[PDB]
An RNA structure (PREQ1 RIBOSWITCH) with a sequence from Caldanaerobacter subterraneus subsp. tengcongensis, in which 33 nucleotides are resolved. Keywords: PREQ1, PREQ0, QUEUOSINE, RIBOSOMAL BINDING SITE, APTAMER, METABOLITE, PSEUDOKNOT, H-TYPE, RIBOSWITCH, RNA. Crystallisation conditions: 50 mM Na-cacodylate pH 7.0, 150 mM KCl, 22% PEG-MME 2000, 5 mM MnCl2, 2 mM Spermidine-HCl. The PDB entry is titled "Metabolite-bound PreQ1 riboswitch with Mn2+". Released in 2020, the model rests on X-ray diffraction data to a resolution of 2.68 A. The 2020 paper behind the entry is "Analysis of a preQ1-I riboswitch in effector-free and bound states reveals a metabolite-programmed nucleobase-stacking spine that controls gene regulation".
RNA sequence: CUGGGUCGCAGUAACCCCAGUUAACAAAACAAG
Numbered sequence: 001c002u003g004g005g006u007c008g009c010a011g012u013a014a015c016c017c018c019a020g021u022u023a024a025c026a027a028a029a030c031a032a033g
Stems, first nucleotide, its partner, number of pairs: 001020005009033001011030001
Other pairs, nucleotide, nucleotide, family: 002023tWS005027cWS006028cWH007011tWH007029cHS008010tHS008031tWS010032tHS011014cWS016028cWS017026cWS018024tHS019023cSS
């Protein structure tokens, strides 16, 4: 760079986690605001 994500009122482009184009199952802290 790309594909996803429990949590979160809020994650399209900051930050966190998992993976690598046949981009797993998951997990708890965080945020411009």